[PDB]
Context: one part of a larger RNA, bound to proteins that are not shown
RNA sequence: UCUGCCUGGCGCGCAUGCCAGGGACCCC
RNA sequence: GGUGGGAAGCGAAGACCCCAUGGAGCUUUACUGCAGCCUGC
RNA sequence: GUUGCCACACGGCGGGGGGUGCGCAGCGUAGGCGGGAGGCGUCGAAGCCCGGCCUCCGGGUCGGGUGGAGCCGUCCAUGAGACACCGCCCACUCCCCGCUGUGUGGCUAACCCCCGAAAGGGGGGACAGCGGUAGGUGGGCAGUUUGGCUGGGGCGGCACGCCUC
RNA sequence: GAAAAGGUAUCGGAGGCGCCCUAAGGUCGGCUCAGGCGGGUCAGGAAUC
RNA sequence: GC
RNA sequence: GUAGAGUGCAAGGGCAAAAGC
RNA sequence: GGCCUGACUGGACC
RNA sequence: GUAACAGAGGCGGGUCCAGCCC
RNA sequence: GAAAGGGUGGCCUAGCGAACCCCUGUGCCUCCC
RNA sequence: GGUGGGGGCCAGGGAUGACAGAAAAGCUACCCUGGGGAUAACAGAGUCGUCUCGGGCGAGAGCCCAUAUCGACCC
RNA sequence: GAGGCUUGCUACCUCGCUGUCGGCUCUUCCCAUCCUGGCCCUGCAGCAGGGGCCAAGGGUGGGGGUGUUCACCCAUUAAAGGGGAACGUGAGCUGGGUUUAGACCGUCGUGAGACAGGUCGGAUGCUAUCUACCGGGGGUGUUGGC
RNA sequence: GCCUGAGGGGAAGGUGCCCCUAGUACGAGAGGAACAGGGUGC
RNA sequence: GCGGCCUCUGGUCUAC
RNA sequence: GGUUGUCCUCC
RNA sequence: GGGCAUCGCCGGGCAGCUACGC
RNA sequence: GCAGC
RNA sequence: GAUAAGGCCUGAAAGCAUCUAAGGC
RNA sequence: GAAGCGGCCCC
RNA sequence: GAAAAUAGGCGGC
RNA sequence: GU
RNA sequence: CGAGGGCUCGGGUAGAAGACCCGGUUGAUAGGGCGGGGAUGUAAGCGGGAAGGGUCAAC
RNA sequence: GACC
RNA sequence: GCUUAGUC
RNA sequence: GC
RNA sequence: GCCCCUAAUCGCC
RNA sequence: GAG
Numbered sequence: 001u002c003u004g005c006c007u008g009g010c011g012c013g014c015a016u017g018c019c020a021g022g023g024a025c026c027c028c
Numbered sequence: 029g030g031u032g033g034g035a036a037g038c039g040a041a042g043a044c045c046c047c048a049u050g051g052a053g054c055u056u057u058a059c060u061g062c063a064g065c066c067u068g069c
Numbered sequence: 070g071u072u073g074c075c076a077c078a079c080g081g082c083g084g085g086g087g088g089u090g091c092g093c094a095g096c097g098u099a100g101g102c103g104g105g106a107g108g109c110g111u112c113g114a115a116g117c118c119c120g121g122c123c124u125c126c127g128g129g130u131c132g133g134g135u136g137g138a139g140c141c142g143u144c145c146a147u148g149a150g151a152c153a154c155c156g157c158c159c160a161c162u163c164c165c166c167g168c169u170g171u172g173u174g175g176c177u178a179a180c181c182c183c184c185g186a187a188a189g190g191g192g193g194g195a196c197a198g199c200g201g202u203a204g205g206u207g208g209g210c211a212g213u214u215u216g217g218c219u220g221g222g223g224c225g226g227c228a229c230g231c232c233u234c
Numbered sequence: 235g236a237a238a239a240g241g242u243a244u245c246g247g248a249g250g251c252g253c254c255c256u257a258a259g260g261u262c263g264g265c266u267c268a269g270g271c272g273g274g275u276c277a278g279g280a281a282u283c
Numbered sequence: 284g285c
Numbered sequence: 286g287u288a289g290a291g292u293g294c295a296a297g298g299g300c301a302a303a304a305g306c
Numbered sequence: 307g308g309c310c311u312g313a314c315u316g317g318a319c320c
Numbered sequence: 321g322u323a324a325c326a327g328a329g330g331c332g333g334g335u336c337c338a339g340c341c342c
Numbered sequence: 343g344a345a346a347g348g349g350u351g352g353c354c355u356a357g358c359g360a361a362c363c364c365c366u367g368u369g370c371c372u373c374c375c
Numbered sequence: 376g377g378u379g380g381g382g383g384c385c386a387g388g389g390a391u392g393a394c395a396g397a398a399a400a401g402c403u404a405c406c407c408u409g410g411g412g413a414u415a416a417c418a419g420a421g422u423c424g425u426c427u428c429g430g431g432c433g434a435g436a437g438c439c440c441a442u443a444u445c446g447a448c449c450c
Numbered sequence: 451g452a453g454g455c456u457u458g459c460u461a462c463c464u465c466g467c468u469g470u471c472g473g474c475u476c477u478u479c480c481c482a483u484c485c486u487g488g489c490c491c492u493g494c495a496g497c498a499g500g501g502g503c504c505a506a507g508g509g510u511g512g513g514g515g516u517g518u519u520c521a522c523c524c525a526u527u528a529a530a531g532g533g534g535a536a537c538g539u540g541a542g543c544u545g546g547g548u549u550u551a552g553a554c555c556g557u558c559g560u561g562a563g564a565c566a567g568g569u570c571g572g573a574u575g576c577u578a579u580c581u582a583c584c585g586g587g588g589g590u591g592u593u594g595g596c
Numbered sequence: 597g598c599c600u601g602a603g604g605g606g607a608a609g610g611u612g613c614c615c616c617u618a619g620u621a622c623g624a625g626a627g628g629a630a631c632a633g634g635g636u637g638c
Numbered sequence: 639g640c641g642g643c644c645u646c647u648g649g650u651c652u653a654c
Numbered sequence: 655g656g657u658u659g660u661c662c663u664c665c
Numbered sequence: 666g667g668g669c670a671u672c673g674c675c676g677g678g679c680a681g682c683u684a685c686g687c
Numbered sequence: 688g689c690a691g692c
Numbered sequence: 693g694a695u696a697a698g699g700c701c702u703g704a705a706a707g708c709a710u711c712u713a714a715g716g717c
Numbered sequence: 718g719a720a721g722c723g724g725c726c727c728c
Numbered sequence: 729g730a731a732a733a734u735a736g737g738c739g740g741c
Numbered sequence: 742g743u
Numbered sequence: 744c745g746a747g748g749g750c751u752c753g754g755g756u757a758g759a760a761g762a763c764c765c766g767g768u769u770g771a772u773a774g775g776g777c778g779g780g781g782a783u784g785u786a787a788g789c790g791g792g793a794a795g796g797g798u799c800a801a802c
Numbered sequence: 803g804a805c806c
Numbered sequence: 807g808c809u810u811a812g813u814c
Numbered sequence: 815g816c
Numbered sequence: 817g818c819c820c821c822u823a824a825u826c827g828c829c
Numbered sequence: 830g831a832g
Stems, first nucleotide, its partner, number of pairs: 002017001005022005025589004029584003033581003037576002045411004050407002052403004058213005064206006070199002073176012086163001088162001090159001100158005107141003119133001123129001180193005216229001217227002225245001230251005252394001253293001254352002259310004264306002267289001270285002273283001291300002294357001296355003312340001314339007321331002341349002363389005369384005419462001420460003424457001426453003430450002435445002470547002472544003476538001477535005484509003487504006512524003552570001554568002556565003595741002597738003604728003610638006622627001639689002642687002647684004654677001655675003658670005679815001691725002693722001699717003744832001748829003752766004772823003775819003779816001781814003788808002791806002796802001
C1' cells in the first nucleotide's frame, strides 16, 4: 500500500492477513 | 445513533542518549593572529 | 624623519701630559718584561729650612734658598733587582684640542591650540601631532583545536610501542 | 590462554622494558658452585681454616 | 676432610 | 654434593675440564 | 688471572 | 622476522667475501 | 692462542622512531658568457 | 676566470610514548544539522545472580520428647 | 527447586517519534486465601491462639501529613490479602512530581557554567476509514404467501 | 395469531449484629460456648 | 449489591 | 400571588 | 391590563422526572 | 421485591 | 444431585492388621 | 461430606 | 432467545 | 393461491 | 382475481431516524361544551373606614 | 390619602 | 363587605 | 401538559 | 367523567 | 403482495 473477527503459538522476541483450532447470513 | 479498546491510529526525517576528524553562540593563565594601549630608534 | 638656536652636567672615543705602584723578608714604597753595572755631577751633587701638592699620614714627588763636590748597587738577600740609565705598558684620576652621544635649563622661527570674516593678537613649543620601523601588553576582536579503544557514553584504565609464561 | 606443525581474539590471567656495562665486550690458561655433615685458640647461630 |  | 648456586636486570630456554669464578 | 678493542671499514645474500 | 600462509616503509637478526687487527 | 679455532658487542628472546630542516666527519661534483 | 658564500653525493646525531610520526583548553538547559535500534534511559524479549515462595536432612531449643512450635550448618 | 510479582545483567525488536510517575473512572484475570464456607494436628479445658488442607461465588471500606507507589498513624470493621492485564487504562480525564526555555540559595569551577541538591512559575491537538462493544432498523434464506 | 426452548448471561444475592439456648456445657475460680428456634441492619 | 414504583416524604417543576 | 426600576398619559 | 430587566427578584406549586422516599 | 432444597 | 479436603464400613495383597488395591456410605 | 459445580429461579 | 443450516410446532385464512 |  | 400488509388520518402505555401501542363512523382518539378533582390565595368594580391634611367645607 |  | 373569590 |  | 357539535375523510401502493 |  491492498485489506481488515478471535485463543494458543512460530516469528526482527506484543500478527485483522502465517500454523492448529473457535466463531461468524448481508446492508443501514 | 452512541463510546473510543485495537489498527504499536492521525497531526513531525525522535523530547532524552551516542556517532560526525558537521556547525553556531559563549568562556579562559588552550594554539595562532588583528586592532587599541606603553615604549626605543 | 619632520627638527631648529644658546649654555650646563654626564657617559664613551682620537691627539698629548701628569702624579699615583707598602706581597714576606729591606740599606727600601723592586708592578711587568727587554738593552743593560755604570750612570748622574758648573750639560752644577750630599747635608741643612720653610711653601704648594697627591698620599695605605707607609713614605715618596717638587719651585726657591744656606750649601760649592759628591750620590746607588755591582757585593748578599728577594719565588722574580735596581730609586744604575735608556724603552713600551699595565691600576685610579685630572686637565688642553677635536669627535660622539644621553640628560638638564633657557629661546623662537617650524609645528599645534584659542580669539577674530580678515588683519592681527595670545598660549604651548622642537614637546605634542603625523609618517616608517622595533619589543611588550592585549578574549576588545577573529580563525581554529580540544584524539582513540570502551559489554552506550563519562570518570577510571591504556588491552595506544616492545619482551617472557 | 593456544586446541602436541603454523595461526588464533577479548577492558583475558601472571609479570617485566623506555636501562646498565671499557667491563658485565674478544680470546687463552687454570679451577668448580649452593646446601649439609664431622673436626678445630679466642670463635658463639653467624669471622678463618 | 667427606 | 647433577647444579638444589651463578650467569647485570622480568620470565622462559641454554650453560660443569663451562657460557659460572 | 694474562693479553687486547671485531662495540672497526667497503659490500653480497637471506 | 616484525608482517606464517599472503602485499611493506623503518627496524632487528643470521650466513658470508675483502681490508686492517686481537 | 703453540695450533686447530674464535672475534661484525653483551649466551638467545625487550631497552625504541618517517618526510622536511639543522649540526658534525670526510672527499668529490656543482652555482645561468 | 679568481675569491667569499650557497647547492649536491656518502656516514653519524638532535623526535615525534596517540611510539607506521597534527603544533592544540572548555560550556551549552538558547542550541542547530546529518544520521544511528551498528548504542544508553521508559517498555517488551532472554537470564535469575538478587527478590518472592517452597522442599530434603536433622545439631539442637522445647521440664522427658527433633518434627505442637522454632529449626542452625549444608543441599 | 518453582514464579517472573524487586533489582541487576545482555543489547535481540522499536530512534522519518509506540507520549512518563502518581491520582480519578471502568472492565477483567491468577492463587502462593485477609474475611466469609468445610476440615486435620496441637505444649487444643472453655473463650481464644499456633501450624496445615480443600475452596477464587462474594467482600476486602473511610480518613491525617506527603506529588507520592510504598511505609507510618487514627476511628470503625467479619476482614480492612498480595499480584497480572504494554509497571491495564492521557485519539477517557487531572497535571501535583520528573525532564527544556525564567529565577533564588548552598557547594564545586579563574570563567563560561554544573549539581541522580533543594526552591517559585511553566501548553495536554481529533469531523472515526476498518474493526470492537452498546442499543435501534431494512432485507434474503428457512422449497408458495399471510 | 399463539407457543416450544437448542444454546448464551446472572451474584442476584453476600455478610454482620441482637433475643433465646445460657450465666448452661467447660473450668478451682475468673471467665465462658455450640446445634436448633426467632428478629433485624448494611 | 441488584431489579422496580411515585401511594407517603423531599428536590425540581422558564405550565400556572 | 407579592414586589422594585422603567415604558405604554393616569385606572 | 401589559413589554423588558437571569423566569427581573421572592413565596407557594399539580402533572411529569426523581431519591434523601417506598 | 430478591428460594433454600 | 454429584463432588474436593476430611470422617468411616467391608476387604485382601501380606492366614494378622489396614479408609484402598476392587467395592460401598 | 463445602459460601465451591449442575438444577429448580430470572433476562 | 427460530439464523437453533436438523434454519421448529399448532390452529386459521 | 395453484 | 387475490388472504394479508404499507403510505396517508386522530393521538401516545412508545420514541434520536426507523420501530412499537391505542383509535379511525363496527367511533369517545383529539378538539369543543358541561360537570368532577386540584394549584395559588380572595380578582376588576362599587360602598364604607382610615394616621392626618384641607376655607377643619368639597376633596 | 398608603392601607383595611 | 359583595368573595373559598378571580385566574389557570 | 388530570 | 358525560355529550358525536368538529376533524379521524378522500385517495394511492 | 404469494400464484
23S rRNA, nucleotides 2143 to 3040 from Pyrococcus furiosus: 832 nucleotides with solved positions. It comes from the structure "Structure of P. furiosus 70S ribosome grown at 95 degC". Among the 60 different proteins in the entry, which are not shown, are Large ribosomal subunit protein uL6, Small ribosomal subunit protein uS11 and Small ribosomal subunit protein uS5. Method: electron microscopy, resolution 2.59 angstrom. The entry became public in 2025. An Rfam search finds the family "Archaeal large subunit ribosomal RNA" in it. On this family, see Yusupov et al., Science 2001: "Crystal structure of the ribosome at 5.5 A resolution". Rfam links the family to the GO terms ribosome and structural constituent of ribosome. The reconstruction used 169,992 particles. The work is reported in "Pan-modification profiling facilitates a cross-evolutionary dissection of the thermoregulated ribosomal epitranscriptome" (Garcia-Campos et al., Cell, 2025).